[PDB]
RNA sequence: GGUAUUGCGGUACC
RNA sequence: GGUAUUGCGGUACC
Numbered sequence: 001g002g003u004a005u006u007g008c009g010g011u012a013c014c
Numbered sequence: 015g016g017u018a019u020u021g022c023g024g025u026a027c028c
Base pairs, nucleotide, nucleotide: 001028002027003026004025005024006023007022008021009020010019011018012017013016014015
């Protein structure tokens, strides 16, 4: 870096 | 509540 997953948050909309 | 997208980090594999 890629993919998945997760703590605390942002944005658009419903 | 939901759908998409995203900031700073954790974990796994590559």